[PDB]
Context: bound to proteins that are not shown
RNA sequence: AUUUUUUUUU
RNA sequence: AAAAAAAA
Numbered sequence: 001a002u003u004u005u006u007u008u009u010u
Numbered sequence: 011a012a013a014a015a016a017a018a
Base pairs, nucleotide, nucleotide: 003018004017005016006015007014008013009012010011
C1' cells in the first nucleotide's frame, strides 16, 4: 500500500 | 513473527 474484528495454520 | 479465509 484503505482500517477494525473474527477463524484456521506455521 | 509469517500465510490463508470471512465479516464490518